[PDB]
Context: bound to proteins that are not shown
RNA sequence: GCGCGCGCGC
RNA sequence: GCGCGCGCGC
Numbered sequence: 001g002c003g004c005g006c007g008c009g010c
Numbered sequence: 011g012c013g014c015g016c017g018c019g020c
Stems, first nucleotide, its partner, number of pairs: 001020010
Other pairs, nucleotide, nucleotide, family: none
C1' cells in the first nucleotide's frame, strides 16, 4: 500500500 | 458519510 472486514465517536 | 483506531490475508 491493496483486498476483505471490524471498533469507537460525530 | 467523515474522523481516529484495529484485524485477517496478500